[PDB]
RNA sequence: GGACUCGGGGUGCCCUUCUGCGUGAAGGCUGAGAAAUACCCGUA
RNA sequence: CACCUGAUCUGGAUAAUGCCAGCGUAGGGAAGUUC
Ligand code: KWU
Numbered sequence: 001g002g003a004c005u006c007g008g009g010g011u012g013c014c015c016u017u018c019u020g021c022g023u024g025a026a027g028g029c030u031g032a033g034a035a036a037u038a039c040c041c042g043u044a
Numbered sequence: 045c046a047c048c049u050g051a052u053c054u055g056g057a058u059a060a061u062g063c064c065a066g067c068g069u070a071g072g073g074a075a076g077u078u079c
Base pairs, nucleotide, nucleotide: 001079002078003077004076005075006042007041008040009039011036012029013028014027016026017025018024047072048071049070053066054065055064056063
C1' cells in the first nucleotide's frame, strides 16, 4: 500500500459587486481543502 | 506539523487574514482486524 468496520479535523480574510443593513452569492488572497459529503488525517 | 490550546500571543508582509516566521527539540490530539 488494499479491504472491512470505526473515528478525528478546518473552513478563514476583503483593495470590489449584486445590495443601504441583513442574507446569500459573484469576484479576489493563501491553500490539499475556505461547507466540499470533497479534502486531510488517525501515535505523532 | 491532520488539527486544537498558548493566542484577543510575538516579529514580518498585506487591502486583510497563523498569509509567513517564531512559539514548535512545546502540551494535547482520532485505528483495530485482516491480505
Ligand atoms: N482551506 C485552513 C488554512 C488554509 C486553507 C483552511 C494554511 C491556509 C484552508 C480549510 C480550507 N493554509 N481550512
Solved structure of RNA with a sequence from Escherichia coli, 79 nucleotides shown. Crystallisation conditions: TPP riboswitch RNA (0.2 mM) and 16 (2 mM) were heated in a buffer containing 50 mM potassium acetate (pH 6.8) and 3 (compound 16) mM MgCl2. Reservoir solution containing 0.1 M sodium acetate (pH 4.8), 0.35 M ammonium acetate, and 28% (v/v) PEG4000. Primary citation: Zeller et al., Proc.Natl.Acad.Sci.USA (2022), "SHAPE-enabled fragment-based ligand discovery for RNA". Ions in the entry include magnesium, potassium and sodium. Entry title: Crystal structure of the E. coli thiM riboswitch bound to N-methyl-1-(quinoxalin-6-yl)methanamine (compound 16). It is bound to N-methyl-1-(quinoxalin-6-yl)methanamine (KWU). It holds a match to the Rfam family "TPP riboswitch aptamer (THI element)". Rfam links the family to the GO term thiamine pyrophosphate binding. Rfam 15.1 lists 16,130 matches to the family in 8,693 species. Method: X-ray crystallography, resolution 2.7 angstroms. The entry became public in 2022.